This is an experimental structure of RNA (A mimic of the VS Ribozyme Hairpin Substrate), with 23 nucleotides shown. Released in 2003, the model rests on solution-state NMR data. Primary citation: Hoffmann et al., Proc.Natl.Acad.Sci.USA (2003), "NMR Structure of the Active Conformation of the Varkud satellite Ribozyme Cleavage Site". Entry title: NMR Structure of the Active Conformation of the VS Ribozyme Cleavage Site. Sample source: This sequence is derived from the Neurospora VS ribozyme substrate.
RNA backbone atom coordinates (compact mmCIF):
# COMPACT_ATOMS: atom_id res chain seq x y z
O5' N A 1 -1.25 2.79 2.32
C5' N A 1 -0.77 3.32 1.08
C4' N A 1 -0.70 2.25 0.00
C3' N A 1 -1.94 1.37 0.00
O3' N A 1 -2.88 1.91 -0.94
C1' N A 1 0.00 0.00 0.00
P N A 2 -4.45 1.90 -0.62
O5' N A 2 -4.99 0.66 -1.51
C5' N A 2 -4.55 0.48 -2.86
C4' N A 2 -4.28 -0.99 -3.17
C3' N A 2 -5.55 -1.82 -3.10
O3' N A 2 -6.13 -1.87 -4.41
C1' N A 2 -3.85 -2.88 -1.84
P N A 3 -7.72 -1.75 -4.61
O5' N A 3 -8.21 -3.27 -4.41
C5' N A 3 -7.92 -4.27 -5.39
C4' N A 3 -7.96 -5.67 -4.80
C3' N A 3 -9.36 -6.04 -4.33
O3' N A 3 -10.05 -6.68 -5.40
C1' N A 3 -7.77 -6.60 -2.65
P N A 4 -11.66 -6.70 -5.44
O5' N A 4 -12.03 -7.72 -4.26
C5' N A 4 -12.02 -9.13 -4.49
C4' N A 4 -12.21 -9.92 -3.20
C3' N A 4 -13.61 -9.76 -2.64
O3' N A 4 -14.44 -10.78 -3.19
C1' N A 4 -12.02 -9.45 -0.91
P N A 5 -16.02 -10.53 -3.39
O5' N A 5 -16.54 -10.32 -1.88
C5' N A 5 -16.36 -11.35 -0.91
C4' N A 5 -16.48 -10.81 0.52
C3' N A 5 -17.85 -10.20 0.77
O3' N A 5 -18.72 -11.23 1.26
C1' N A 5 -16.15 -8.75 1.60
P N A 6 -19.89 -11.83 0.32
O5' N A 6 -21.21 -11.60 1.21
C5' N A 6 -21.95 -12.72 1.71
C4' N A 6 -22.44 -12.47 3.14
C3' N A 6 -23.45 -11.33 3.19
O3' N A 6 -24.76 -11.88 3.08
C1' N A 6 -21.79 -11.04 4.87
P N A 7 -26.05 -10.92 2.94
O5' N A 7 -26.35 -10.52 4.47
C5' N A 7 -26.84 -11.49 5.39
C4' N A 7 -26.79 -10.98 6.83
C3' N A 7 -27.73 -9.80 7.04
O3' N A 7 -29.00 -10.29 7.47
C1' N A 7 -25.60 -9.23 7.86
P N A 8 -30.35 -9.88 6.70
O5' N A 8 -30.64 -8.39 7.24
C5' N A 8 -31.18 -8.20 8.55
C4' N A 8 -30.68 -6.89 9.18
C3' N A 8 -31.18 -5.68 8.41
O3' N A 8 -32.40 -5.23 9.02
C1' N A 8 -28.85 -5.52 8.65
P N A 9 -33.56 -4.57 8.12
O5' N A 9 -33.09 -3.03 8.02
C5' N A 9 -32.69 -2.31 9.19
C4' N A 9 -31.57 -1.32 8.89
C3' N A 9 -32.03 -0.22 7.95
O3' N A 9 -32.60 0.84 8.73
C1' N A 9 -29.88 -1.01 7.30
P N A 10 -33.80 1.73 8.13
O5' N A 10 -33.07 2.58 6.98
C5' N A 10 -32.43 3.82 7.29
C4' N A 10 -31.59 4.33 6.12
C3' N A 10 -32.46 4.69 4.93
O3' N A 10 -32.90 6.04 5.06
C1' N A 10 -30.51 3.51 4.22
P N A 11 -34.40 6.45 4.65
O5' N A 11 -34.44 6.10 3.08
C5' N A 11 -33.60 6.80 2.16
C4' N A 11 -33.72 6.24 0.74
C3' N A 11 -35.15 5.83 0.43
O3' N A 11 -35.83 6.95 -0.14
C1' N A 11 -33.62 4.15 -0.31
P N A 12 -37.43 6.91 -0.37
O5' N A 12 -37.59 5.89 -1.61
C5' N A 12 -38.88 5.48 -2.05
C4' N A 12 -38.92 5.28 -3.57
C3' N A 12 -37.74 4.45 -4.05
O3' N A 12 -38.11 3.07 -4.01
C1' N A 12 -38.03 6.34 -5.46
P N A 13 -37.07 1.95 -3.50
O5' N A 13 -36.15 1.70 -4.80
C5' N A 13 -36.71 1.12 -5.98
C4' N A 13 -35.97 1.58 -7.24
C3' N A 13 -34.54 1.08 -7.26
O3' N A 13 -34.51 -0.18 -7.94
C1' N A 13 -34.61 3.39 -7.85
P N A 14 -33.76 -1.45 -7.30
O5' N A 14 -32.26 -1.30 -7.88
C5' N A 14 -32.03 -1.18 -9.29
C4' N A 14 -30.94 -0.15 -9.59
C3' N A 14 -29.64 -0.48 -8.85
O3' N A 14 -28.78 -1.21 -9.74
C1' N A 14 -30.26 1.74 -8.38
P N A 15 -27.69 -2.24 -9.15
O5' N A 15 -26.87 -1.32 -8.11
C5' N A 15 -25.96 -0.32 -8.58
C4' N A 15 -25.69 0.74 -7.52
C3' N A 15 -24.96 0.16 -6.31
O3' N A 15 -23.55 0.28 -6.52
C1' N A 15 -26.78 1.53 -5.59
P N A 16 -22.52 -0.43 -5.51
O5' N A 16 -22.56 0.53 -4.22
C5' N A 16 -22.02 1.85 -4.28
C4' N A 16 -22.40 2.68 -3.06
C3' N A 16 -21.78 2.12 -1.79
O3' N A 16 -20.49 2.73 -1.60
C1' N A 16 -24.07 2.54 -1.41
P N A 17 -19.33 1.93 -0.82
O5' N A 17 -19.87 1.90 0.70
C5' N A 17 -20.21 3.12 1.37
C4' N A 17 -21.20 2.89 2.51
C3' N A 17 -20.59 2.05 3.62
O3' N A 17 -19.94 2.93 4.54
C1' N A 17 -22.85 1.38 3.17
P N A 18 -19.15 2.34 5.81
O5' N A 18 -19.77 0.86 5.96
C5' N A 18 -20.49 0.49 7.13
C4' N A 18 -20.40 -1.02 7.40
C3' N A 18 -18.96 -1.52 7.32
O3' N A 18 -18.43 -1.56 8.64
C1' N A 18 -20.35 -2.86 5.93
P N A 19 -16.84 -1.58 8.88
O5' N A 19 -16.70 -2.34 10.30
C5' N A 19 -17.80 -2.40 11.21
C4' N A 19 -18.08 -3.83 11.67
C3' N A 19 -16.79 -4.62 11.85
O3' N A 19 -16.40 -4.53 13.22
C1' N A 19 -18.37 -5.89 10.58
P N A 20 -14.89 -4.86 13.66
O5' N A 20 -14.04 -4.35 12.39
C5' N A 20 -13.04 -5.19 11.80
C4' N A 20 -13.63 -6.51 11.31
C3' N A 20 -12.60 -7.32 10.51
O3' N A 20 -11.99 -8.27 11.38
C1' N A 20 -14.58 -7.06 9.23
P N A 21 -10.40 -8.23 11.65
O5' N A 21 -9.83 -9.22 10.52
C5' N A 21 -9.97 -10.64 10.65
C4' N A 21 -9.85 -11.35 9.31
C3' N A 21 -8.45 -11.18 8.71
O3' N A 21 -7.66 -12.31 9.10
C1' N A 21 -10.08 -10.61 7.08
P N A 22 -6.09 -12.14 9.39
O5' N A 22 -5.44 -12.35 7.94
C5' N A 22 -5.70 -13.54 7.19
C4' N A 22 -5.66 -13.29 5.69
C3' N A 22 -4.26 -12.90 5.23
O3' N A 22 -3.55 -14.09 4.87
C1' N A 22 -5.85 -11.41 4.30
P N A 23 -1.94 -14.14 4.97
O5' N A 23 -1.49 -13.42 3.60
C5' N A 23 -2.18 -13.68 2.37
C4' N A 23 -2.21 -12.44 1.47
C3' N A 23 -0.82 -12.06 1.00
O3' N A 23 -0.41 -12.83 -0.13
C1' N A 23 -2.08 -10.12 1.63
RNA sequence: GAGCGAAGACGAAAGUCGAGCUC